[PDB]
RNA sequence: GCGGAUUUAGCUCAGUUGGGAGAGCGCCAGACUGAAGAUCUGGAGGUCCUGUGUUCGAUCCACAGAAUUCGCACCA
Numbered sequence: 001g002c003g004g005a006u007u008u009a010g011c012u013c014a015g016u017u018g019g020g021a022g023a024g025c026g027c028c029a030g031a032c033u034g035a036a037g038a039u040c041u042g043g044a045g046g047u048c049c050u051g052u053g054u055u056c057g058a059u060c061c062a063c064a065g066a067a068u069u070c071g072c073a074c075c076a
Base pairs, nucleotide, nucleotide: 001072002071003070004069005068006067007066010025011024012023013022019056027043028042029041030040049065050064051063052062053061
Other pairs, nucleotide, nucleotide, family: 008014tWH008021tWS009010cHS009011cHS009023tHH010045cHS015048tWW016059tWS018055tWS018057tWS020021cWS022046tWH026044cWW032038tWS033035tHS054058tWH055057tHS
C1' cells in the first nucleotide's frame, strides 16, 4: 500500500422487515441474612465510530473518511 473481518452502555456482545435502542456482568437500591455470599426484583448508564446523502422515518441503505484486526505486498 491492497483485500476481507470488526466498531452498539464502564466490560464482553446480541440486534436490526427501515419505526421499541437491548442482554449478561459491573455499579446503586430493594429483598433476604445474625452477617454474608448465592439466588431474585428494580434503577441509573448510549457520539449505535464520524460526516454527508437516500427516506415520511436510519444502528440498519449509499458514498467519503477514521480506527482495530488478519492475510498479502514492501522490508537499503